[PDB]
Molecule: Met-tRNA (P site)
Organism: Escherichia coli
RNA sequence: GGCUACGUAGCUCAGUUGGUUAGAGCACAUCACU
RNA sequence: AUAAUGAUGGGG
RNA sequence: CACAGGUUCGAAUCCCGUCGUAGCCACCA
Numbered sequence: 001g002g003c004u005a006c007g008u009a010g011c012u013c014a015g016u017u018g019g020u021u022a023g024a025g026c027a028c029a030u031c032a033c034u
Numbered sequence: 035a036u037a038a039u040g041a042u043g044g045g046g
Numbered sequence: 047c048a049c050a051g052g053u054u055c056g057a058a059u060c061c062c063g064u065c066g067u068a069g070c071c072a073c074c075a
Stems, first nucleotide, its partner, number of pairs: 001071007010026004028043004048064002051061002
Other pairs, nucleotide, nucleotide, family: 008014tWH008022tWS009010cHS009024tHH010045cHS014022tWS015047tWW019054tWS019056tWS022046tWS023046tWH027044cWW032039cWH034035tHS050062cWW053057tWH
C1' cells in the first nucleotide's frame, strides 16, 4: 500500500426499528443495615 | 465501623 | 452515537472521505 470487520454511558458490550425513540452488566451518587 | 447485601437515582 | 461533509422533510442508522484499532494479503523468478 490493497481488502475486510470495527469505532456507541467512566469500562465491557448491545442497538444499523432497511431512516423518524439510545439499552444490559460492572462502576458512580443518595439513603437504609453495621 | 468497613465489605457483602437492600431500596431509590443520574449519566450519552 | 470517532471526526468533517453530502442526499433526504428528518441520519447514531445511508453515501463518500478523514483519523485511530485489529486481521489478512504485498507472489513466481